[PDB]
RNA sequence: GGAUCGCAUUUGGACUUCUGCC
RNA sequence: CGGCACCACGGUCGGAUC
Numbered sequence: 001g002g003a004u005c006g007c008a009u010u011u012g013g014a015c016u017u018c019u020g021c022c
Numbered sequence: 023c024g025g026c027a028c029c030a031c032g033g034u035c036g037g038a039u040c
Base pairs, nucleotide, nucleotide: 002040003039004038005037007036013035014034015033018032019027020026021025022024
């Protein structure tokens, strides 16, 4: 790097539209 | 680059397993 887990009083530990398909 | 589609627990960072 790839996959999976938002991890989290379901929008946060940070950025705050930074994406997907064709 | 273009077209189409998104404020979605989407994207990168950070974390975890594999």